[PDB]
RNA sequence: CAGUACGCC
RNA sequence: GGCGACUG
Numbered sequence: 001c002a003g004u005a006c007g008c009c
Numbered sequence: 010g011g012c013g014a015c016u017g
Stems, first nucleotide, its partner, number of pairs: 001017004006013004
C1' cells in the first nucleotide's frame, strides 16, 4: 500500500 | 466512524 467469509467499542 | 485481529 492492497485485501478478508474475523472481532471489539 | 474509531480500534484491533488475519492475508499478500